[PDB]
Primary citation: Wang et al., Proc.Natl.Acad.Sci.USA (2026), "Structural basis of long-range transcription-translation coupling". This is an experimental structure of RNA (mRNA with a 33 nt long spacer), together with DNA, with 107 nucleotides shown. The reconstruction used 172,294 particles. Entry title: Escherichia coli transcription-translation coupled complex (TTC-B) containing mRNA with a 33 nt long spacer, ops signal, RfaH, NusA, and fMet-tRNAs in E-site and P-site.

Context: bound to proteins that are not shown
DNA sequence: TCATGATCATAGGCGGTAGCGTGCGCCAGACAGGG
DNA sequence: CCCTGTCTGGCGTCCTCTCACCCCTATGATCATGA
């Protein structure tokens, strides 16, 4: 005094079981 | 805040 | 101080050196007696 | 084994109301009084 000097990972939308052979 | 209790044997009513 | 007596409290299945029972009645089905 | 008698089990109205009755006796322990 100087930098292109290791390039890399995600777009959009319609439903599944509350109490109970009680103390 | 609740709510508590047998047989036995005479005798009477219907 | 000790002993005895009296009173009070607590604890179980014929009561007795036997016997108590005795005045329903029918039906029915099993158990057994007689033959 | 086939009757036929005996034996012992079953059963015997409903609803209500009233009343009584539901251990006493014996033994052991403790306390008090008398000697």
């Nucleotide at each position: 005094a100087u930098g292109u000097u290791u390039u890399u990972u995600u777009u959009u939308u319609u439903u599944u079981u509350u109490u109970u052979u009680u103390u | 805040g609740a709510u508590u209790u047998g047989g036995u044997g005479a005798g009477a009513g219907g």